[PDB]
Context: bound to proteins that are not shown
RNA sequence: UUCGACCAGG
DNA sequence: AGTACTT
DNA sequence: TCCTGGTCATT
DNA sequence: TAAGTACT
Numbered sequence: 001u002u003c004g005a006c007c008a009g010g
Numbered sequence: 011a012g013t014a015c016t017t
Numbered sequence: 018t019c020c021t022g023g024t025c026a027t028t
Numbered sequence: 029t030a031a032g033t034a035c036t
């Protein structure tokens, strides 16, 4: 860097 | 001609 | 839908 | 989500 998830917010 | 798939 | 972050996990 | 094509 990437995938994924989650999140988190406006 | 209908259901699934992808965008 | 457009953004911003940060986490964990793995590679 | 919901619609539209293209595809089986």
Base pairs, nucleotide, nucleotide: 004025005024006023007022008021009020010019011036012035014033015032016031017030